[PDB]
Context: bound to proteins that are not shown
Molecule: SSU rRNA
Organism: Trypanosoma brucei brucei
RNA sequence: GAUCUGGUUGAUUCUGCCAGUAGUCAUAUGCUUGUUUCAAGGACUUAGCCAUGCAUGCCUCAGAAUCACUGC
RNA sequence: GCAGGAAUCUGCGCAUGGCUCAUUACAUCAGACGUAAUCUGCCGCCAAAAUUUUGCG
RNA sequence: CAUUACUGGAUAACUUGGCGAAACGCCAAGCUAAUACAUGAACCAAUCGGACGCUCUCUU
RNA sequence: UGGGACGUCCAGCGAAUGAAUGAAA
RNA sequence: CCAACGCCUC
RNA sequence: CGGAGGCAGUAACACUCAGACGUGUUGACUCAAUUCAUUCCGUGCGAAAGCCGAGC
RNA sequence: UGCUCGGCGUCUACUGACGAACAACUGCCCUAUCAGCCAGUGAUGGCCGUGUAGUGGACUGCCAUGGCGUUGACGGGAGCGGGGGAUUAGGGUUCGAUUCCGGAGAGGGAGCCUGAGAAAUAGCUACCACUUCUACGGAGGGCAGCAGGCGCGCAAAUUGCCCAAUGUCGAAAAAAUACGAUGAGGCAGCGAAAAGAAAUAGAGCCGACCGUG
RNA sequence: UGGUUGUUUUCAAUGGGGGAUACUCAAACCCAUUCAAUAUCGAGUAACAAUUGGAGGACAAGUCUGGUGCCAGCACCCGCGGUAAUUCCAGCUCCAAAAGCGUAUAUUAAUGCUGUUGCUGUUAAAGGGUUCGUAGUUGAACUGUGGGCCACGUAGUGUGGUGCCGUACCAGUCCCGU
RNA sequence: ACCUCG
RNA sequence: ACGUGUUUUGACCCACGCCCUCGUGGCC
RNA sequence: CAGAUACA
RNA sequence: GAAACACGGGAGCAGUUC
RNA sequence: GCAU
RNA sequence: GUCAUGCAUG
RNA sequence: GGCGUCCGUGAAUUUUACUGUGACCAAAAAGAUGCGACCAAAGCAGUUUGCCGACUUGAAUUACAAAGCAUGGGAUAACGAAGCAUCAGCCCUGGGG
RNA sequence: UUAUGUUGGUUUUAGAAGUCCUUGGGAGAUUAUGGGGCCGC
RNA sequence: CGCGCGGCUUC
RNA sequence: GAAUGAAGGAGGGUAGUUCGGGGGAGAACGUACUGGUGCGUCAGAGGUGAAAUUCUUAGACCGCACCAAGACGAACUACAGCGAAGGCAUUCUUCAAGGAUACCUUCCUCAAUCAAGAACCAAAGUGUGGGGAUCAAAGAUGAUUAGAGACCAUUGUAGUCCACACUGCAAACCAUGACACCCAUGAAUUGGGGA
RNA sequence: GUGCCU
RNA sequence: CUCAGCACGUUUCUUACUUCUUCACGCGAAAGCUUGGAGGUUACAGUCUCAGGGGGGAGUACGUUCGCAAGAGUGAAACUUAAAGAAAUUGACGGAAUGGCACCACAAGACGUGGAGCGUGCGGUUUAAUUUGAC
RNA sequence: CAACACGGGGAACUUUACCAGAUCCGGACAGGGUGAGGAUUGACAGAUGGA
RNA sequence: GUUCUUUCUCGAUCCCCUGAAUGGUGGUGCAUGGCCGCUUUUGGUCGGUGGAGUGAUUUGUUUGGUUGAUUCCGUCAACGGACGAGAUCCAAGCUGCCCAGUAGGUGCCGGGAUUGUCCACACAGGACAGC
RNA sequence: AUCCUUCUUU
RNA sequence: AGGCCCCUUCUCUGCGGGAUUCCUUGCUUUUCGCGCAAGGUGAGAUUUUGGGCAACAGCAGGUCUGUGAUGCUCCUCAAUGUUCUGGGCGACACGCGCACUACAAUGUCAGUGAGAACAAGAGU
RNA sequence: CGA
RNA sequence: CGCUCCCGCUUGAUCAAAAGAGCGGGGAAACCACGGAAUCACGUAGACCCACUUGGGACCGAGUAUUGCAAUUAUUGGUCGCGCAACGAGGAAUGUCUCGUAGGCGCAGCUCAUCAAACUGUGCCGAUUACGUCCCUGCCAUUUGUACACACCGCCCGUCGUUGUUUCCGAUGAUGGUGCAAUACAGGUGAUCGGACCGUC
RNA sequence: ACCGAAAGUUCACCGAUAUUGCUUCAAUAGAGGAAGCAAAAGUCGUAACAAGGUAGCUGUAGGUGAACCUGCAGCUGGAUCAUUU
Repeated sequence: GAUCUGGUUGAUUCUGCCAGUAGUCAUAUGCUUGUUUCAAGGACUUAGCCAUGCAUGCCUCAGAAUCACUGC
Repeated sequence: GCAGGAAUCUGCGCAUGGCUCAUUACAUCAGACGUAAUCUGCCGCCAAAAUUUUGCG
Repeated sequence: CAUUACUGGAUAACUUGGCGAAACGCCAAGCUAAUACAUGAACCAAUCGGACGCUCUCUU
Repeated sequence: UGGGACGUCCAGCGAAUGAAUGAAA
Repeated sequence: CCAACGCCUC
Repeated sequence: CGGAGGCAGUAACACUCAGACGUGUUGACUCAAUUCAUUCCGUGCGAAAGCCGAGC
Repeated sequence: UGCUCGGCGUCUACUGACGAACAACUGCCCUAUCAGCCAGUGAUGGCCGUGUAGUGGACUGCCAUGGCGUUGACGGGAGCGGGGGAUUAGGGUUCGAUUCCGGAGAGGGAGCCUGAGAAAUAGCUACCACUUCUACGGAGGGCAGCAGGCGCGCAAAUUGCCCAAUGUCGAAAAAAUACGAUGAGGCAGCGAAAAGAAAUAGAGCCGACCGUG
Repeated sequence: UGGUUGUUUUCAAUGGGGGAUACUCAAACCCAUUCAAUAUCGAGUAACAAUUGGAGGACAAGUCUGGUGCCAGCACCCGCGGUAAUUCCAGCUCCAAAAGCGUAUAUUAAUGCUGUUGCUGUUAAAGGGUUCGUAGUUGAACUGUGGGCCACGUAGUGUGGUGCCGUACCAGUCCCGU
Repeated sequence: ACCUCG
Repeated sequence: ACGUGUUUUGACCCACGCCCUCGUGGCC
Repeated sequence: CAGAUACA
Repeated sequence: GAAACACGGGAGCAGUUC
Repeated sequence: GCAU
Repeated sequence: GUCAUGCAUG
Repeated sequence: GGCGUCCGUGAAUUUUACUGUGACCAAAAAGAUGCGACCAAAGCAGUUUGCCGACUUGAAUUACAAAGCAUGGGAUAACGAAGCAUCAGCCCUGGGG
Repeated sequence: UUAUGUUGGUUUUAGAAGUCCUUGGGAGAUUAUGGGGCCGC
Repeated sequence: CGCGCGGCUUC
Repeated sequence: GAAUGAAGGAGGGUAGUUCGGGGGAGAACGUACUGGUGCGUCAGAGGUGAAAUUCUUAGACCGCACCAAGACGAACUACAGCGAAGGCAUUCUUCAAGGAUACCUUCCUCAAUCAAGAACCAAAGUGUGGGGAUCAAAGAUGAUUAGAGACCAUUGUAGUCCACACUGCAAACCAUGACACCCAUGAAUUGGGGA
Repeated sequence: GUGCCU
Repeated sequence: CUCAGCACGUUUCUUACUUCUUCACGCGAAAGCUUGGAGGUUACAGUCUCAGGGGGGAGUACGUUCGCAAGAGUGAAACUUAAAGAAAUUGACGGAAUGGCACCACAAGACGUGGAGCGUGCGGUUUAAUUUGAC
Repeated sequence: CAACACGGGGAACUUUACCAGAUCCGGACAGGGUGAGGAUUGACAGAUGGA
Repeated sequence: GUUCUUUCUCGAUCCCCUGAAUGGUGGUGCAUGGCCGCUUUUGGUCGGUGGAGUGAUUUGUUUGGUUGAUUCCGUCAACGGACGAGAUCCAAGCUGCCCAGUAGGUGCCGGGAUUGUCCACACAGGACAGC
Repeated sequence: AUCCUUCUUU
Repeated sequence: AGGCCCCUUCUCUGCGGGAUUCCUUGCUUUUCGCGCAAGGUGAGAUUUUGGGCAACAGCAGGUCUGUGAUGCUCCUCAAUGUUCUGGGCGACACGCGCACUACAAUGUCAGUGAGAACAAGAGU
Repeated sequence: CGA
Repeated sequence: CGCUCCCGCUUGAUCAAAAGAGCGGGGAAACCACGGAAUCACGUAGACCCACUUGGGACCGAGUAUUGCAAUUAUUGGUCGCGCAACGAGGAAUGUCUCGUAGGCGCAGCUCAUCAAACUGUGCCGAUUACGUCCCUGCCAUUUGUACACACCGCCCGUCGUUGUUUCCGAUGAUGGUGCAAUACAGGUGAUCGGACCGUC
Repeated sequence: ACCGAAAGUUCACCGAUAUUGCUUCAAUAGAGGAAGCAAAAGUCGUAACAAGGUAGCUGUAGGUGAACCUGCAGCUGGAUCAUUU
C1' cells in the first nucleotide's frame, strides 16, 4: 500500500497447485515478566447433576392497638 | 395520661428486574403500516339532582 | 303523629386445652376492631316528556 | 284532544332488544 | 284550485 | 258586539323561556349522541354511616 | 354540645396516556442421490350460528370444489432475529451465544386458581427420570438469579462489602422520645482475552585505542 | 582530525522500593500530591542484572570453533546428515521485535485459484453427436428539440464586387527554331 | 529562342 | 484583359434582451 | 376588447 | 389538472376587485 | 347610523 | 324589532 | 361588478422503473464540528488574572430493499389496436309532438 | 323541480330532454362522379 | 359500328 | 380514396419444367469371387523368407462356351458436388422434397438462443422371419520361437446382406457451440444472373 | 472474338 | 432435333467448398490463427447457452430412471500424492532415410592364435607370508 | 576396446613395501631429577641371544 | 658389552619424566599439483560487430562440385578474425662447394710365387666370357 | 685385328 | 723387402640446389572455376617415403610405489621409524591372455664358399 | 670410492 | 705404489669343452676392424628315405669351471646318458597386414656382479592379392522421430507371492433419537345430582 | 322453615404417562468374496516410447497366466501437406 516470493527441465517459456507472508474484543497451550490507566471472563462439551446461605416487600400529621410490652 | 410501638387484619406490589439460547424458515425479526375488530389497574383532565331512611309515637 | 345518619352481625391477633417423630402440619372453646363484610338515608333540592280519568271549567 | 286545571302511573348513569333522527346539494 | 290551520283590514 | 276580506310581512313551539341547538365527527361509519316502547333482581352504581389539621 | 375553613381516602360513568393482544406490504443460509403438496378427522371459499375482549375455518351443522408449486412448493441439514464486529483501492468474504431492542424457557412434558394483566416455577395438581429425612405411620426437593462443588472436556474468577450513586416497589421526603427492603445495582479480590501510556540510565574527565583525514 | 570503540573517575537527576498534616471512600484500596512549611528515607561491578525465536534459499543475520558420521536429529516447502555438515548437539558473534515472543486449530487478505466489476475451454482441466422446442433471457427504424430583430463583440466558409501592385499567365509586335 | 504591347 | 492578395458584402456559429396566434390559418 | 385555434 | 351546475351548517359580520 |  | 340582555342586526 | 374560497353533481378524466430536492427515521457503535481530561485510548464537558456571579456548549451526518408528496420525459416496460371491427360536422331560428 | 302566506291532495305556469319537421349561415383529410339511362344523327 | 347533345328518374 | 416505411431481419409466391454420388420405390445392366455342366489335355497345383497342413490318374491346376446364387458398382474420382449430423457413386421409369439465383410480386416484427420435452444417429451387439457368394471374432490344423496361447499359411461358426422391432455409444474431430457487425491482397474452382 | 450446328 | 441451341474467350455480380511458396495489420506460452479468426480485449461490456476448477481413487461405490440383455444417463467419499501436464531448444539414441570414410572394418588373399610341450603375466586354491596397482 | 612380457616389475642377500625374531634413536628444542665427589660412553674375562 | 656377574674405559656429547618435533613404499587418486592414457586418427573448435527469436538458442560454420582435410571454387544476413589441417622439424633416396698422416684410389720403380710346339681333357665329368 | 700373362707386399 | 709420383668417382658433412600436377591426351555442375585419370620428363610423379608435433571440451580413467610435490588423518622408543639374521614374492587339482619350440624331404646331420648395418667400451 |  | 671397462696375439697342449696365465691396443672414423652374422650357396659324384624315424627335445641321473660376502627351492656355461613325453598341421571362435611391405633370419643396446623365450633399434632374403565397396564392426556430416538427459547397459507395464492400511458387498445380529396412530388412562375445567354443616318460622 | 353450603355421583372436554405397531434418521457386529493405495524390489515376461522390431489410438464384441491378442467401422494426435493438365 491497487506489491508478491521458493518447488516440475540438461537449460527455456507456460498452465497449475503445494509452501511461504500479514491480521483476528479468536480460542487454547509453552517460555518469560518492574510501573500505571481501561477492561472480557463455565456460550462452544453436558438446557448435565447439585451441600449450605441470600435473592420482594411496604406506615405517614392523615384503615384498625386494653401486648399481663417499654419510657415519664 | 402522654409518647414509642412487638403481633395480626385490611390496601397495593411480587406478571418488573436478573440468567440462558434448548426449540424455531409464510415462525421469529427488521423497515413500513393498521385495530371503523378489541381489552386496559396505578397515572392526567373531568362528571354526578334515581333511592321514603332514623329516633318518638 | 310531630322530628331527621350516634346502623348490624361476625372474625383475626390473644389465652385455655391440645394432637402429631418430624413437616411452610393441624384441631376445639372463650374475647374484641374496620377504609373487611352487610344494610340503608326522607330532607331542602331543579329542567324536560309520554299514558290514562268516561274526574272539573270555558266555547263549538 | 276545543283549550285550561285537577288526580293517578312512568320518566337518573350503564346494559339488552326493536322503531325514528344521525342531509346538502 | 279546494279543506284545515297563521295574518291583515275594516 | 257580531260579521265579512284576501295575502304586506311572518325561523318555530297554544302562556310561566316572544333564539333554553333547524347544524357531532370522520377520508369513510350499523360509530358519537337525542326521543319512544318493553325490560335489568345480582352477575353493576356512596354522601366510605371515615382519617387527620386548625378556628372558634 | 354547636358551627366554619383546610389537607386527605373510596364506589360508579366517560376519554387521553403507559400498555396488551391480533392482522400482517417487502426482505433474510445449504440441498433435486427431496417433484408434486393439501380433503375420512379442515384442506381453499360461502351461509345462518357458537366461543372470545374482539375479527377469523378458532369451532358445530349444511353447501361448493377449490388453494399452493421449476419465479423451487413438500421434505431434509446447519442455526435464536436485528442494531452491529473482523478484513478492506473498489466490488466483496466472513462472524454475530454475549451488555441495547424483540422472542422463548425454567430437569422432562400437560392442566389451572387469583389477579386489570400469568396458562406464572423462589404459585398449585398429577404422571415420567434421578433424589433427602423417618420412630416405617409419613413428609419433602427443582441454581439456564448470586457466590460455591462434582462431572465433562484443549478450555474459563471470591462460598467478599454496601445501599453512597442509578432505579423499582410501597401506607414511604429528611429530622428527632423514632435509621424501609433490594446478590437489580455499585465497590474491591483473581485475571498478559484484548487495548492506551510508558522505566532498565544522562553528561562529561584521564590513558589505551579502531578505522578515516 | 573530526562521531567512535575501554580505563579511572566525578556529578548531578529520577522513579521501582517506604511513610503521612493527609487526601479519596458509604468503609477500605488504587491513583493524584509531598520528603519541610521551625521541623520528614533512599542504585554505581545502577546483583534494581530482558526475554523469545533465528543466522543455505524464500527472509535480516557467520564461507568462525569443537562433537556425531544416512546414526542421533533438523526440515511448514526446496532440502541437510555416508569423516572438512554454511542446515543436527554445543561455545562465541550477529539479526528481528521487545514486556513481550514462539506453537496448534479455525477464519479474512494475499487469490483475476469462483471472476457482476473480472477467469478459462484447438493442443495444458473443460463445446453437448445433430436438429426441433417450452418456461426464461435478449430483441430493427419512425411522429420532435423553432423564427425574427436585437446591438456590437466575435466568428469560418463562400459570396460578390474593390484596387489590382509584384510575378506568372492570356491575347498581341519583332521574330526565331524548324 | 526570345524581344516589345494591351 | 485573365489568376493572386489588400480591403470591403451573404449566410453560419459563439457572447444576447425582447417579441412571436412560438407552422399555416382566422382575428386585430 | 371579445371570439377562434390550440392547451388546460 | 380542468370545464359547466348547484350548497348561506360555504369565505371567526356571505372574502377580494371595478 | 337614521331606520326594523 | 321592542311582553325582549332585541344590549341585535344596522 | 370579474377573480379567487368551500363543498357536492355531471363532461372530461394514464399507470410504472430511472433521476433532483424535500418529507419519516432510540441509543450504543461508525465518520466526523468544538474544548491540551499533563498526552492517548476516553468523556461531553468546561473557561474567568476573581467572588454571593458571567459566557455557556453538547453541531451536523448515514440507512439493502420496500414505503410516501411533489420536477422533467431522454433510455426503458405495462396496457390497447390488427384498421371496412370505422363511418356520425358546427351554429342559428321557427314549429309539430 | 319551482313558486303560487302555511300543511295535505285535485290542480299548472312554462321550461328542460325525445322525436319529426323545416328557415340563416359558416366548415369539411379528399371533385359528387359513375352507373341505371332512350331516342335520331 | 362509334359519337356528343335534351329531359332526365334511379342508386 | 386518406393509409408512416417496407430493415443489405423472418415467412410465403412466380420462373428457368434451373442445380446436385440428397431421400423413397420399381425394372434392368456390368465384369469379378465361389460352385456346377459340356468338351480338350496329362502330372502336378496351391502357399512361403523357406516349408507344411491342403487338392490331385476316381483327371486337380490350365483353356473355351454356358448355368445358378449372393454381394459390390473399378479406371473416370478431385484439397470436386449434395445432406442437420450419421452419410451419399451403373442406367432407365417414377414420388414427394431442399438450397442458390432473378423479381418495381405479397405480408408487415411474425425474430435470436435455450432448462423440461421430442425426433434422427457409423460400426459392433440383441429379438423374430428370410438369405448365405465373399471375407471372417470363437474354434481346428501347419509353421516360427527358449516358450508363442500371437504376428505368417490352410480353413472355419456367429456375423457381414434384406424386412420389422430394439440399443443410443465413436479420435460421433475442425479435438474449435449458435446468431450479428468490421476487417489487406493475388491467382483458381462449383451453381445462378447481367453486358 | 472462336468452334459444332437435321 | 429434351435446339431461337451447346461449349469457349473478355469484364462485372450474389451464393458455396479453399489456396498463396510473391498474402496484411493484429494476436498468441509457443506450435500457429488471420473475411465461419484463435484479430477488432488490463484501451477489459453486441445477444443467448453448455462445461472446468492440482494428479489419482473414478466415471468407481450407494440410491434412482431407461433397456430383453449387453449396457446407458445422473454421480460421491474415506484414503493417497508434489507434482502430473503443454509448446518449443540443445544433446544422446533409432532393427528410419541421404552422402561419404577406415586392413585397430569387410571383399581378394597371406601368415598366424584357439589343439601339444615349455617361458612369463593374471585368477583360484593353499600358506606364517605367498606384499601390492590395473579387469 | 582403454587390465593380463604392463608398473621400464628378467626379485638369491639388498631392492621390499609381506612373515618369524633381534638392535639403535638418527625424540632437534623447551621445561624439570642423576651428575668430575663421576652425569655419561666404549670394552677385558665368564655367562650370552642364530650371533 | 645386545644383556647379565665382574672390573675396567671416557668424561658434560649425555641418562629418567614431560610436551614437541622428526621419519613412514602408512590410508584417502572420490581432497590436490605435475605427468600420462582414452574419447579421436578423424576434421574439428571459439569470440567481436551485425541479422532472427519473449527466451533457451540460432546465423556466420548450410546446400552444389572437389579434396585425406571446415582443402578449395561458387552461392549466400553476414562481415571481419583467431586456433586445428597445411606449413615448420628430423631421417631416407639424386646431386654442388669444402675435405684427408683417423677415408680411399691410380702409374711406374724393387722384392716374392706359377708358367704349355704337339701330347695328355677326373673313376662317369657337362653348359655358360676373354683369343 | 691386338703393344707386353696374371696375383701378393703385415 | 717398400720406396717414390699423381689424384678425389666411391666414404666422411656444414650450408645449398632438386618436385611445381611441370608437359601432352581425355574427362569433368549449361558454360567457366576448383580439379581428376593415363602417359612423358625424370633419382624420385603425387601430402615424394617414414616419423615427430597436434586444437576446444571432457573421464570422479591411472599414479599419494619417482622426488626435500602435497592437504586432512593414522604409528611415533618394549614403533607402521631405522638396521641385522632367516624365509616369501617362484608355492599346485586347476582356468585365461601373450610369447618360444615343433609336428619333417621346399627336410635333418657333416663339411667347403662368399658375405651387414645400428652400436658399445675404464673414476666423478 | 677403494688397491 | 698400479689398476677397475672393452678387446686382440700367443701359451696353456707329448692332447676335450669350459679356463687359468703371460704380452699388447683403445678415451674410440686410428683398438676390436679387410667388423669372415644367420637365412643362403655348393657337379659335396657326402650320410638318411616316409617311420613318432638320424623328425621334437620335455622330463630326469652323474662329473666339472666361473659370478657372487652367500648358488639348497637346481644363478649360469659346458660333457656323457635318459628320448617308450605329447605332438602327424589343430572345433566353435579369432589377430595383424598393401612394397624392399607380410613372412623368414640373425646382430647390437637396455635391464646386468652372473642370467633374454622380453622390449628398443638394425640390417639380410623377399612374395601372393586388391587399387574396391558400405554387406558386418565403427567414425564424420545432414534430414527426420523420441515418453531418453548419470542419456537404450535408458525409461517403463501387468499378473503372482510377502507385509501394512482405507473402503465396498454379505446369510445373520443388534442399539439409540424424532414423528404418527390405536388402546389403557393420572389430574383438572364445565355441567348435573347431592346435600352433611351453617344459617333459619 | 328458608339462604349459603363441603364429601360424593354421572357426563362432556383438555390431556400427562405407559404398552403395542408403523415410519424416518444416525451410529454398529459379521464367516466369506472383492477393490484401491503404500513398502521391499521377490518371481514371470516385455505391452508402450525409434517404423519400439506386427504404426499407434477410439467405440464395440469374443478369447487368454500377465502385460494383452483378434474381427468390424473410424481418426492422425503418422512413418505421406506432393506426381493421367